[PDB]
Context: bound to proteins that are not shown
RNA sequence: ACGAGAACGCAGCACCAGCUGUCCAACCUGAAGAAGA
RNA sequence: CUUCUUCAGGUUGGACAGCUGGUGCUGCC
Numbered sequence: 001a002c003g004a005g006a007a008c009g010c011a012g013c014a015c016c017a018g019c020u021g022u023c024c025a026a027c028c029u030g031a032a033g034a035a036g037a
Numbered sequence: 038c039u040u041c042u043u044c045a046g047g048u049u050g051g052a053c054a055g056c057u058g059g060u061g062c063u064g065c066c
Stems, first nucleotide, its partner, number of pairs: 009065005015059005021053005028046004035039001
C1' cells in the first nucleotide's frame, strides 16, 4: 500500500442440399484429259 | 519430246446463363 485482487467471450455446430454445359445445325458450294502426239 | 498438282468462298451462328432452400441456435452473469 492503485474501487482492489483473482477471472480465456469461451464450449457444441460440414457453406451445405437439389441441378445433363445442354438444345437446333449435311465439311458443304462451284468447277470434261482435252488439245496437232 | 508439252501441260497444270488445286483454285476460289464460308471458320462456328443462335438459345439459355445461375436458380431455389436454409438463413445464429443453445449454455452461462

CRISPR RNA; Target RNA with a sequence from Lactococcus lactis subsp. lactis: 66 nucleotides with solved positions. The source organism's lineage runs through Bacteria, Bacillati, Bacillota, Lactococcus and Lactococcus lactis. It comes from the structure "Cryo-EM structure of the active Lactococcus lactis Csm bound to target in pre-cleavage stage". The work is reported in "Molecular basis for cA6 synthesis by a type III-A CRISPR-Cas enzyme and its conversion to cA4 production" (Goswami et al., Nucleic Acids Res., 2024). The structure was determined by cryo-EM at 2.79 angstroms resolution and released in 2024.